[PDB]
RNA sequence: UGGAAGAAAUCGAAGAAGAUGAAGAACGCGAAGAAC
RNA sequence: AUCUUCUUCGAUUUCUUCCA
RNA sequence: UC
Numbered sequence: 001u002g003g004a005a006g007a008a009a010u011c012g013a014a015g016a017a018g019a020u021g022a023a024g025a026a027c028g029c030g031a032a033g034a035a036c
Numbered sequence: 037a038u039c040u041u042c043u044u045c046g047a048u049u050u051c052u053u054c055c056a
Numbered sequence: 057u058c
Stems, first nucleotide, its partner, number of pairs: 002055019021058002
Other pairs, nucleotide, nucleotide, family: 023025cWH024025cHS
């Protein structure tokens, strides 16, 4: 080797918080037209 | 969504012990 | 919710 369990690398799902950004939770703003 | 950290968990490859 |  069928699998119990562990280590490293690789991959993916689901769950906690944070980012803008899309409805929006949360929160908010400007016009670009100053390079020789 | 895209992205970072954290966490639970399945798989593949490599390593190992244990069991049948 | 994504």